Overview: An RNA structure with a sequence from Pea enation mosaic virus 2, in which 88 nucleotides are resolved. The 2023 paper behind the entry is "Crystal structure of a cap-independent translation enhancer RNA". Entry title: Crystal structure of 3'cap-independent translation enhancers (CITE) from Pea enation mosaic virus RNA 2 (PEMV2) with Fab BL3-6K170A. The structure was determined by X-ray crystallography at 2.75 A resolution and released in 2023.
RNA sequence: GGUAGAACACGUGGGAUAGGGGAUGACCUUGUCGACCGAAACACGGUCCCCUGCUCCUUCGAGCUGGCAAGGCGCUCACAGGUUCUAC
Numbered sequence: 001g002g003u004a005g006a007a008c009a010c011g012u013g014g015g016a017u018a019g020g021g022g023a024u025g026a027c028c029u030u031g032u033c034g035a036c037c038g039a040a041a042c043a044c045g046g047u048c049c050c051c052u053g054c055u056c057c058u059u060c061g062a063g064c065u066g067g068c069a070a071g072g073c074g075c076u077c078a079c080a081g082g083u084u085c086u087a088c
Stems, first nucleotide, its partner, number of pairs: 002088007011079005019049001020050001023065001025073001026052001027072007034048005053064004
Other pairs, nucleotide, nucleotide, family: 009081cWW010080cWW016074cWW019022cSS019051cWS022051tWS023052cHS024026cWS038040tWS049050cHS051065tWH
């Protein structure tokens, strides 16, 4: 130097109509739209999901949504490429 694979961190282009006969990633931030707390109208610190979903060996469990919106990250698909490692 060659072939092949894996683990990472990436790039680009896509994906996400539906919650009790089942939505979401029940992530972060901001804007918003609401109630309620801390002696608290704004600023500061907080709460508002039984069910269900997801995650985990907190597994009679435990943890993550007041609502909406946008952005970011994340998940997923495809295309390759990069580093390291492994095998021949």
The entry also contains Fab BL3-6K170A heavy chain and Fab BL3-6K170A light chain, not shown here. It holds a match to the Rfam family "Panicum mosaic virus cap-independent translation enhancer RNA (PTE)". Rfam's curators write: The Panicum mosaic virus translation element (PTE) is a cap-independent translation enhancer in Viral RNAs. It is annotated as a cis-regulatory element. For this family Rfam cites "Crystal structure of a cap-independent translation enhancer RNA" (Lewicka et al., Nucleic Acids Res, 2023). Rfam links the family to the GO term viral translation.